The RNA (12S rRNA) from Trypanosoma brucei brucei has 591 modelled nucleotides.
The sample was in a buffer at pH 7.4.
Entry title: Cryo-EM structure of the Trypanosoma brucei mitochondrial ribosome - This entry contains the complete mitoribosome.
An Rfam search finds the family "Trypanosomatid mitochondrial large subunit ribosomal RNA" in it. Its family is annotated with structural constituent of ribosome and ribosome in the Gene Ontology. The family is grouped with related families in Rfam's "LSU clan".
Ramrath et al. published it in Science in 2018: "Evolutionary shift toward protein-based architecture in trypanosomal mitochondrial ribosomes".
The structure was determined by cryo-electron microscopy at 7.8 angstroms resolution and released in 2018.
Ions in the entry include zinc and magnesium.
[PDB]
Context: bound to proteins that are not shown
Parts: sequence; structure tokens; C1' cells
RNA sequence: AUUUUACCAAUUAAGAAGAAUAUUAUAAUAAUGGGUGUCUUAUAUUUUAAAUAAAUAUUUAAAUUCCGUGUAGUAAAUUUAUUAUUUGUAUUAUUUAUAUAAUAGGUGUAUUAUAUUUAAAUUUUAAAUUUGUUGUUUUAUAUUUAGAUACAUAUUUAUAGAUUAAUAUAUUUAAAUAAUAUUUUAAAAUUUAUUGAA
RNA sequence: AAAUAAAUAUAGUAAGAUUAUUUUAGU
RNA sequence: AAAUAUUUAUUUUUCUUUGUAAAUAUUA
RNA sequence: UUAACUAAAAUGUUAUAUAUAAUAAUCUAAGUUAAUUUGAAUAUUAAAAGUACAAGUAUAAUUUGUAAUUCUAAAGUAUA
RNA sequence: UUUAUAUUUUUAGUAGGUAAAUGAAAAGUAUAAAUGGAUAUAACUUAAUAUUUAAUAUUUGUUUAAUGAAAAGUAUUUUAUUAUUAUAUUGUAUAGUAUUAUUAUAGUGUAUAGUUUUUUAAAAAUAUAA
RNA sequence: AAAAUAAAGUAUGAAUUAAUAUCAAAAUUUUAAUAAAAAUUAAAAAAUUAAAAUA
RNA sequence: AGAAACAUUAUGAUAUGUA
RNA sequence: CUAUAUUCUUUG
RNA sequence: UAUUUAAUUUUUAUAAUUAAU
RNA sequence: AAGAAAGAAGAAUAUAAUUUA
Repeated sequence: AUUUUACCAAUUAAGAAGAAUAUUAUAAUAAUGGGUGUCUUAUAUUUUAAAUAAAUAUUUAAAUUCCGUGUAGUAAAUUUAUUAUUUGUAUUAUUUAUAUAAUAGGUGUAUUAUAUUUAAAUUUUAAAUUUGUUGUUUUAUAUUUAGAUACAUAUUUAUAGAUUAAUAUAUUUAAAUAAUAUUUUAAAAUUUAUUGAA
Repeated sequence: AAAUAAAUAUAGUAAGAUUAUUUUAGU
Repeated sequence: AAAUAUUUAUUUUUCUUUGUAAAUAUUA
Repeated sequence: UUAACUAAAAUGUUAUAUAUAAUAAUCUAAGUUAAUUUGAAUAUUAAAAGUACAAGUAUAAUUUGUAAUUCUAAAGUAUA
Repeated sequence: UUUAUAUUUUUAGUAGGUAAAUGAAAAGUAUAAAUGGAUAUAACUUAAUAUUUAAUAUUUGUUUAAUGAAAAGUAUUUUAUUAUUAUAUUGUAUAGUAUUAUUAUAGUGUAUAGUUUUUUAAAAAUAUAA
Repeated sequence: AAAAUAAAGUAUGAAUUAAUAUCAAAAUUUUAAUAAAAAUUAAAAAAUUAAAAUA
Repeated sequence: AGAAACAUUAUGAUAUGUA
Repeated sequence: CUAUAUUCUUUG
Repeated sequence: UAUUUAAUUUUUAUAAUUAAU
Repeated sequence: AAGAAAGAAGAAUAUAAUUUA
């Protein structure tokens, strides 16, 4: 001139009654089946029966199909007992939310390998599974978030057993006496009780 | 047999997960 | 059993050298 | 098999299969003998048998069988 | 007539406890209250959200004989409405199949109310029919 | 194979799928079983549309 | 699980023991 | 394992 | 849909010094 | 193997206007 080559970049504090008689456990005093916009009548509104249950119980011995089964009155009406909306937001503790977005006109290249700017060089996706250890299978689009339980510990009152088939025996030294726990997700199944079908 | 409602049945040859680096004795 | 793991033990003689053990935890 | 950093460091490259020259080969009559056997035939050269000799004639090709003709024994270096 | 020299692994200096697998918090463990990083970390099942597939498929309202419709159990008729010949009382229009679905089921009774929402400017191949 | 209908289109806007780097083209051999794994040699431009040869 | 049989009083009802 | 073996010893 | 081929990127005054088939 | 760009490539009944108000 009719025209400034092609390509190459993000990660954001949140403007605010748009979070409280809030979630969870906790109260040992109430309780004939809560039902508001309800309201006649009940011939038609009947749930009872000595057992393990809306009542849920402080040891390790012995004995018993030898191998899954176990502890007894603690005080006799005695204070382990089924509690609850406010005479403290009841108290103490505990948990808590994804409504809402101008962001930057260009640092690397321009004949193909892949972040670190002197150019290159270098690079197979991890996990689990494989045990002849891989060439096979399964899971993962990404951001955020939820997600799974063996007590790494014992300071004065304080003391500890061996043995026999059994009765018995007895030469012969320790000791911090406490248990309550034990991954995680999944079948096809079973069992009990209601309803329906032919 | 179907549906509804109750349980934590069992799964090293069915399986899958199992949360926290810089380490300090071997097979 | 052997192995491996966890906690723990023995200064046993030579020129040098040397992981040997118990008590528990798992395994076809 | 599992590697702190900066350097050092003696173990990567390649020894590939491969062997030639030396023959184109000019020169000659016959004669124990056609041994014998097997065989129709076979004479060094169908089969058998092969330590017969002698004045070097027999393990072939050719031929119905011979003949004639094929043929007549040397050999190293170089780069192996 | 052979090669020798030369190339990837026998070493130091610096970092720096030692010979490889049972986390760190002096800030609620509060006397601490204006600049305190208790920034300490799931790769398979959850919860919410963002993409890719996707400038995709689908959709697309230029012409009606669905006449009729009790059996649908939902849809603010503001007073929908007799003029009755009857006596009180009560009640009339669109939701079946997760949809304004392919398009309902069925009992009425009847035949000329046309009873009135289906995009688009080439060709392969697919589907129908000639 | 003629005829009828359907594919650039404005608007609406799903679903399967998704470990990935700007991608993975061609050949040869090897590696514990296709080997898109290795190593070597090589020569795959962008966009849009149609095929089912590989996956 | 269940039958039949047997025993028991009845003398025919209900059951219980055995198998 | 259950029975039969019941002095030190004996069955399936 | 990834690859792979075939076509196209809508008049290119003109086409072949070699690639591939 | 690539010169200014998208409606119909046709003003559409195969004329590059058949004379036309």
C1' cells in the first nucleotide's frame, strides 16, 4: 500500500443478617396410644395366656458331647436410677455450611522430538497383580472434600512354689496385680416377619 | 417363587483398599 | 524344621580372619 | 535392582565371507598275447581270475569284434 | 609383521553423626491477646463442582374429516349456569405408562361442522418405493 | 441402478468415553505371551469430510 | 419331619410311651 | 476317640 | 474417536530440472 | 498445488439479456 507475519500466558481476598432459641452426647422428678383446618352417634371404638427381656447381670476354681460352656446374698425398701425444654443460650463438652469471579494482546519457537532461556545432552504413566519375576489384566477425566483404633510408660507402707497319677512330700534362690483391644469394602446366600400372585 | 422390612453370615485362587520422605547393621 | 522379623545375650586363647546365640512373631 | 554434590576414572569397538599363477595336450609301425576260462561274441577296457613271464603289454574311452585315434609321470619363490 | 598409544566405572574435595522404613509441633496442654504460617502430606469406592465427548446427536410447527369420549381419581371456574316443575342433600371442563411420550384402554350413540401449530438452494451412503 | 426423503446451514444442546506430554506416522531385530516396550534406521504439516485396515 | 404297628384304660372317639 | 483288658502286662 | 488412506481448502495466464505411486 | 470471496454454480422455465411499461 488495502495489511504491524504465524505461534506462544495466567489464576484470582469474598460485595453483604445468605448460618443459630443450630448438630451430637449429656437432665435418673412427666408419660393411657401427640395430631392443628377441630366438633352427634358407638349394635359397628376388646388383647388377654407363669418362658430372654423396651426389666439388659462385680473374679481366673471345680464339673460337663476332652477341644467355645462357665462366679455365686452385700447389706434384708439402701442412695445403679430409664432421666428431657428451662428457675442459667438447662448444664458441660462437641461439630458446623461450596449463592456471588473483567484480572494481563505476548519471555524462549518459525522446517517435528519432550521444562530450567549458551542453543545441546537427558528422558517407557503411575498403583495393584504377578514368585518362568513379563509382552499380560484391573483402577485413575480434573478441582475441592469425606474416607480405615493391638495402651512403645509402672518410685517408700507389700507379702509371690515346687512337686505326685493319687495320698503324700518339703534338700531348694525372683517379680513393675493388671485383664475391657485385635484392620477396611464386597457376593451368589441363609433366616425371621409382612404384602401380593395362580 | 416375586416384592417390602430386619441382620454387620462367609470370601490367603476371585478381588480391592490400608493416611504421616531425607533413613543407620547382614542373609 | 530351616528361614526371616522383634527384643535381648557370650569379651574363651593360634599370622590374619569370622553374625555365633536365646526368647518371642509368621509360613505352603 | 536400590547412586548426596563438584570433578577424577583403565572396558569399545569391531578381527566380514573370499584365494590366485602354474596343460590345450607338437614328436609314435608291428612282433610270448587274440594267455586261459565263462560266453553266440569280448583281442588291456562283457563276466571270472589275477603276485606267469619277458627286452616296462595293461585296474580306461571307442568298436558286433579288432584296428586307428584320445593319452605317455618334472615343478619352488609373490601379497597366502 | 606384529603392533603399541587411545576410549564408561580401582579416586579425591566438599558437603557431612554412623552400616537405610515406629513424624514434627511451648499457641486451648492459653495467659497469649494487632501482624503467631499446628502451611502436618490418601493414589479405588463418598459429597459437591468443573471440563472432554460438543462449532456433536436430538429438536426444528406453511395448512385439520382426533366425529365421538362415561372407566382419568391432582389443575383457584371471582357469580360457569334454570327460564325449573320441581320440592331436602350432594357433585359436572386438560395430568395412565417418571413427559404437553409410540400415543392410550373402552360403554355409550351416531355420518358432508374439512372440528385449522411440522424448518431448509446441489452430491455419496442409509431407509422406502418404482 | 431411475423416483420420493435425509447431509455447509441460524438457534437449542444431551449421551457413551476420557492415565497422560503440543504426539505417537514407516520399517527391521530383540525382549518372560499382540508388543503403541526397547534399540536402530527413518521421515510423519494444518484444517475439513468419507471409509473400517490397525487399535 | 411324618406314617403304620405295638402297649396303656377303654373295650370307639381325641392321648401318652415306644418304632 | 469310644469299648474290652485293672498289679509291672494286654485288644481292636 | 486415535491412526491410516481417498477427497477437499471454493478459476492456478503457465504446470513437471527431483519425491512418491 | 493455489490473487483480493461468499447468497443461486442458474436471476434459475439450459440463448450470458430474444424486442420489453